[PDB]
RNA sequence: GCCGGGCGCGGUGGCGCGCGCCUGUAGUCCCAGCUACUCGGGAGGCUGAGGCAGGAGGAUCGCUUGAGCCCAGGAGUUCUGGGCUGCAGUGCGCUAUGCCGAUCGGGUGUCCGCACUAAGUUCGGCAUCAAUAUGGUGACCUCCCGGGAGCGGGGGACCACCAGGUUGCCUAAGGAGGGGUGAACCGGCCCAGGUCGGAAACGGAGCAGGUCAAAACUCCCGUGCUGAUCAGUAGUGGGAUCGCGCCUGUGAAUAGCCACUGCACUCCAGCCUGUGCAACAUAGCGAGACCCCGUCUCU
Numbered sequence: 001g002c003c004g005g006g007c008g009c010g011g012u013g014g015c016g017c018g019c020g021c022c023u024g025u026a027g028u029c030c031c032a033g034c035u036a037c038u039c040g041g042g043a044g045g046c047u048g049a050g051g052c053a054g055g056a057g058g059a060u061c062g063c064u065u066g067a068g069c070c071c072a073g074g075a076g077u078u079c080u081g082g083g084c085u086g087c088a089g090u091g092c093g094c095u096a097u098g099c100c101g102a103u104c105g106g107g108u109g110u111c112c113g114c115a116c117u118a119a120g121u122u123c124g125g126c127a128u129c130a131a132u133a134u135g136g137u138g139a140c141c142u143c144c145c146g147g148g149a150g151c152g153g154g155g156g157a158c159c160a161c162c163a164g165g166u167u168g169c170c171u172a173a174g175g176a177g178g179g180g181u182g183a184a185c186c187g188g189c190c191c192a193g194g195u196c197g198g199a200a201a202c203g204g205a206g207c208a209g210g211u212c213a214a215a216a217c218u219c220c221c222g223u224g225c226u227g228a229u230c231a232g233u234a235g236u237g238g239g240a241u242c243g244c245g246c247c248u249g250u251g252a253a254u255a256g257c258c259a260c261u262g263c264a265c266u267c268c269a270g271c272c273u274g275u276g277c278a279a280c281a282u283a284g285c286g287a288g289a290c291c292c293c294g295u296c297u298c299u
Stems, first nucleotide, its partner, number of pairs: 001046003004023007013037001028043004048298005054292002060287005068277002071274004080269004085264007093257005104249007111239002114237005120230001122228007129168004134163005141156006175221001177220005187212004195204003
C1' cells in the first nucleotide's frame, strides 16, 4: 500500500454518513463521532495491488428522440386512403324460358237478393157483376070454403133462393163452378121414441138419427190485382287483385347474374391533446464498469 462500484433521493454549512436499486473475481466482525474543517479505530490475508486511459464481446445501464409501430382520451372542412358505401354515366357478355299461345294484348267468367233468361223453391195479401124467360122451392102476408078435433079444399099479395137457359151504357177479374158446417131455440126434407089432438083412423108440431140444387155461413179450385222469405240453382253484362276459368291477339321477347368509370357525403387515419412506446427491428447520445491490456503508484 491493497482487500467494490455506480445511479437516485435525504439531515445538512459539509461529508463521511443514511436509505433504495443494479452489478463486478470479491467479503467478515467488534466499537465510536473527528470537528468548523472536512475525517474513525482495531482483527484476517498478501507483492500483489490501487487510480485512470483504450478495446472486442457487450455480459452494460441510462437519457432522449428517431425508425417502426402507434399508446391514452376526444370536436371534427377536406385535399389522401379506408367502413357502409352515396351519387352520375354506360351497357357488355352469358344464361334460361318464350305462337305446347311468354312480357306486352283484348274480351269475358269466378261470391254476388245489380241487369236478362230456365226451371222457380216456397208463402202471402186483397177481390171475384148484373139484366131476364120460365120452371123449383122455402118462408110470410090477406082472404074465401067445409068441419066437433088434428085438419082438409080453393083466390091472391110478397119476400128468399134455387134451375137448365138469354143477355147487359157492366168488369182489372166476373167460371149459370166444387166441398163442408146447417149446431144448444132460428134451412128444408124423411122423422123411430116420446108428445099433442083423435072413439079409432090418422094427423100436427117435432127431438134422436138420416138426408139435401133451393136459409145463412164458410172453405176450394178457377180468376184478376197486389207482395214475395230465399234462391247451397243454370246459361248472358257489372264489381278488389286479374289469381284460378274460357276464347282469341298484334307480335317474337323476356327474365336473371353483373361490369366498367369518375367523385365523395357521414365516420376514420393524415386532426387535437397529454404518460406515445417498450425495446418486438433497431436510433442518437451520454456513461457506470468488469475481462484483457496501456499508463502512473507502493511498506
Molecule: 7S RNA
Organism: CANIS LUPUS FAMILIARIS